[PDB]
Context: one part of a larger RNA, bound to proteins that are not shown
RNA sequence: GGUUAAGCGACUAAGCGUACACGGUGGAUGCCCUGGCAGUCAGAGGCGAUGAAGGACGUGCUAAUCUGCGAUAAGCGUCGGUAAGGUGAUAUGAACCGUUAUAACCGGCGAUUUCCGAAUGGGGAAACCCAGUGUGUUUCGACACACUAUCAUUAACUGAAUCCAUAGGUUAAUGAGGCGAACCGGGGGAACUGAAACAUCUAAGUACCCCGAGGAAAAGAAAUCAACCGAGAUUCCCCCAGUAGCGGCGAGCGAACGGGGAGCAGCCCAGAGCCUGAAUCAGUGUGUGUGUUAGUGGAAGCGUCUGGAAAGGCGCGCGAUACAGGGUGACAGCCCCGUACACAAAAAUGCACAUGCUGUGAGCUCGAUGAGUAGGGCGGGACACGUGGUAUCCUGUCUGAAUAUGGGGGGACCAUCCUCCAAGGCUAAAUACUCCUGACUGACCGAUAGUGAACCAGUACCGUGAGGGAAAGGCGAAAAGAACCCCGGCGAGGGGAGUGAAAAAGAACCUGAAACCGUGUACGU
Repeated sequence: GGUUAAGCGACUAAGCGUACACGGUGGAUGCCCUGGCAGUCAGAGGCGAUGAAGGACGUGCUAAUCUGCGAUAAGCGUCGGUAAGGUGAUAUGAACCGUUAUAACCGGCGAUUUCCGAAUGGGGAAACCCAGUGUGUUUCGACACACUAUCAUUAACUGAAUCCAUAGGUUAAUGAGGCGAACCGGGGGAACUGAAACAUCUAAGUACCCCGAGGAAAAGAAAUCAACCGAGAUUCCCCCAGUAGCGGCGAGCGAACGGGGAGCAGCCCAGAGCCUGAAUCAGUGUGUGUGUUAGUGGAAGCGUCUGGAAAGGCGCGCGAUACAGGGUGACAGCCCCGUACACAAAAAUGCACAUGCUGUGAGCUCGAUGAGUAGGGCGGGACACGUGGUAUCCUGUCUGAAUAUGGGGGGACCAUCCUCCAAGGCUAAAUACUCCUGACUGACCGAUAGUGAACCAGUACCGUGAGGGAAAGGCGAAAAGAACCCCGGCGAGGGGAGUGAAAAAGAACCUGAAACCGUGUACGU
C1' cells in the first nucleotide's frame, strides 16, 4: 500500500425561528393657524302691508358652484374720498377699460328691486292656477297701468220683522296681524328623585305649554315699620343668620327687626272760583358743540462672515411722545404695512345745549277725600310659617259696615297708648340680559382637541315624518407643477433628462412612530 470487518461521523432546509440591514403599508408625534372657547370696555337693543325673517328661479364673454345682484339683474344716478392700475372667487383664456382725473375701489344719499312666503282680488299639493272693476290704447285678434283680503275704531249714507226705532248693509279714513337668542310680567303646571319603603312632606312654582310688553320690564311715594326713642317711596348689593321659627318636629324648609352701601324725586284726578298760559313734558323747526359713517401725513442702516436665501453672528452708526402688532426666501425699532402723535366731511345721522313755534297749563283761596268696598261665614291659595293658640294678604261662593265726631295696623284676644289713612292713577336712577357691531385680552384649545362644522356642514347620508347626523387641514421661498427621450395598449405605472437648497419635497406631496407584510445576510432547526 490494498481488501475486509467493527466503531464513530461532518456536509441537507421543503419550510420555520432570532438578530441585524434595507424597504412597503399606515398616519402617530413634533412644529403650524384665515377656526373655535371665555371674557373686558364700548355700541346697538329690533325687523315687517313703503311687503319682513327665510326661500324659489334667474343674472357674466361662461356649463355652472360660491359671493354679489334682480328683467336697469358681479349692477344704474348723484355727492364726497381716493389714484395707476382695473373687469369678485374657482380660473386660465378671450374681448376690453383706464393713467391727472366719470377706469376700478371705499363711504353718504337716491333709483331699480321677478316669483313664493303674514301674503292681503278668489283658490291652492309654497315658488302655481283663475279672476273682477276702472282708466288709457295711432290698430283694439289684442295691449299697458291702477285697484279689489280680514278684523278693530270712527264718520257719512242707507236700512227688517215694527209705528218710531234698532239690528243689518254700503262706502271712506286710520290702525293691527308676521319674524326674532336671552332677559321681563301674567294664565296654566308635572314626574323621576329624597325621605335609605311610602301616602303628609320633598323635588318645585322647577321643566314644559300659552298670552303680552319694553329697551329694559316689574315695583314705587306708607291705611309701612318701630317702640314710647324714632325712622321715612321703590329697586339692587353686603351683613343680621343657617339664627328666630316651620316640620310624618322626620327628610328637609328657612325669615324679619336692625345695621353698612349703590342710587335717589316726587306728583295728579275724584272741583269751584280767583287766574291764565308760569314751569314742564311731547312734537316740529333753526343754530351751536361734540360723536358716528370714507380718509391724510407719519422717524431712523450700512459693511462683513456663514448660508439656497439674512432679518442671524461680528463690527461700527442712527430714530424713539413710535421697541403694540403683522409681513418679507431663517429671529428686522431703522425693508414694507403699521404704531405714538397730529389732522380731515359734500351728504346723512346720534347726543348735548341755545332759541323759534305748536299741544300744554302754573299760582292762590275755599272745598271735597275712591261701597257691593272694609269686615264676616264656608272652600281653597299665598305668606319661612304644613290650622296650629295663628295675626296679615288674595278670592270661588253667600253676605255686608262706619264714613275724620270716622277707620286700618302694632302676630290669638281685650284695654290703654303709639302710628298710619285702603277700596283712583302716573313716575327717572341704581338692577337683569345679548341674536348682533367694533376694539382689546387670556398660566384657554391646537385637527380623535376646540363649535356638530378650521375644508362649499346642519352638507353627504339615514328616516313616512317630527327628527338624527358624519368623515375630511399642511408641496415649495417662489409652480420654477417635471420640455424632450425610452418601455408600455397614442394606457396605468415606471426609468432617464431638467427645475429646485432638498423630488427618499412630484401633487396618493412637512415630519412620517407602532401594529401588520416582505427581500437580503449570520447562526440555529